[PDB]
Context: bound to proteins that are not shown
């Protein structure tokens, strides 16, 4: 680099805000 | 890095194996 399998950001997005 | 902030993808990644 890939495969199964478990974990999964960072930017964005819906959506929300008493700013 | 200037408000919160999903879900899903992706980036990385434990454990085996392939290369």
């Nucleotide at each position: 680099c890939c495969c199964a399998u478990g974990c999964g950001a960072g930017a964005g997005u819906a959506g929300g805000g008493a700013c | 890095u200037g408000c919160c902030g999903a879900u899903g993808g992706u980036a990385g990644u434990g454990u085996g194996g392939g290369g």
Molecule: 5S RRNA